Shown are 96 nucleotides from a PDB entry: RNA (crRNA, chain B) with a sequence from Gordonia otitidis NBRC 100426, together with DNA. NCBI's taxonomy places the organism under Bacteria, Actinomycetota, Actinomycetes, Gordonia, Gordonia otitidis. The reconstruction used 204,822 particles. It comes from the structure "Cryo-EM structure of the Cas12m-crRNA-target DNA complex". The entry also contains Transposase, not shown here.
[PDB]
Context: bound to proteins that are not shown
RNA sequence: CAACGCCAGCGCGGAGGCGUCAAAUCCGCGACAGUUGACCCAACGUCGCCGG
DNA sequence: CGGCGACGTTGGGTCAACTGAAATGTC
DNA sequence: GACATTTCTCAACAAAA
Numbered sequence: 001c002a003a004c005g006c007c008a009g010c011g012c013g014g015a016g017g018c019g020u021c022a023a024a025u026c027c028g029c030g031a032c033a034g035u036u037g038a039c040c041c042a043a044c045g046u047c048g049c050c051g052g
Numbered sequence: 053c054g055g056c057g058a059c060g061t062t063g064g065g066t067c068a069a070c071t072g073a074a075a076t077g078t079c
Numbered sequence: 080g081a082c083a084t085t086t087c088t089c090a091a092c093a094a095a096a
Base pairs, nucleotide, nucleotide: 004019005018006017007016010030011029012028013027015025033071034070035069036068037067038066039065040064041063042062043061044060045059046058047057048056049055050054051053072087073086074085075084076083077082078081079080
Other pairs, nucleotide, nucleotide, family: 005020tHS006023tWS009031cWW009032cWS014026cWW016024tWS017023cSS017024tHS018022cSS
C1' cells in the first nucleotide's frame, strides 16, 4: 500500500472519510423482543505430568 | 512435539422469569 | 385533587473444590 475495525439502531452491499487523545456522513436491501441472572463452553497466556 | 490437567482473564451460547398498579402522601 | 412516590414479600432442598 493493503487487510481489519469505526463513521445515526443491527446485518449485508456500495460511495466517501478516520486510524482511537480520531472521524463525516450518505445510499439500497433484509430482519428485528428485549432485560436480567445462573450455568456451561471456548479462546488466549503461563506452567506441570506422561509419552515419541 | 502430542495426550492430560492447573492457574487467570475475557467473552459468548443456552435456558428461562418477566415485562404492575393500589395506596398514600404531597404541592 | 391531580401527580409522584412508596409498597408489596411464599418457600427448603446446589456441585466440585